The PDB entry is titled "RsAgo Ternary Complex with guide RNA and Target DNA Containing A-A Bulge Within the Seed Segment of the Target Strand". Shown are 39 nucleotides from a PDB entry: RNA with a sequence from Rhodobacter sphaeroides ATCC 17025, together with DNA. Primary citation: Liu et al., Cell Rep (2018), "Accommodation of Helical Imperfections in Rhodobacter sphaeroides Argonaute Ternary Complexes with Guide RNA and Target DNA". It was solved by X-ray diffraction to 2.25 A. The entry is indexed under Rhodobacter sphaerodes Argounaute (RsAgo); guide RNA; target DNA; RNA-DNA heteroduplex; non-canonical base pairs and bulges, RNA BINDING PROTEIN. The entry also contains Uncharacterized protein, not shown here. Crystals were grown from: 40% MPD, 30 mM magnesium acetate, 50 mM sodium cacodylate pH 5.7.
Context: bound to proteins that are not shown
RNA sequence: UUACUGCACAGGUGACGA
DNA sequence: TCGTCACCTGTGCAGAATAAC
Numbered sequence: 001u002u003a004c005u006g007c008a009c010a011g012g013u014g015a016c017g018a
Numbered sequence: 019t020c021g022t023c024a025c026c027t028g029t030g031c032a033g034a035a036t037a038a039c
Base pairs, nucleotide, nucleotide: 002037003036004033005032006031007030008029009028010027011026012025013024014023015022016021017020018019
C1' cells in the first nucleotide's frame, strides 16, 4: 500500500493485587 | 510468581453499483 466498515481466525497480552 | 479481571494486535476477505451527502 486511497480508505471506511464488518467479520473471522490466530497469537497472546495488559492492569490490579498479595 | 501466582490469582483475577480484562481484551489487546496481526492478517485476509468482501461490500443488494461500499464511499456520512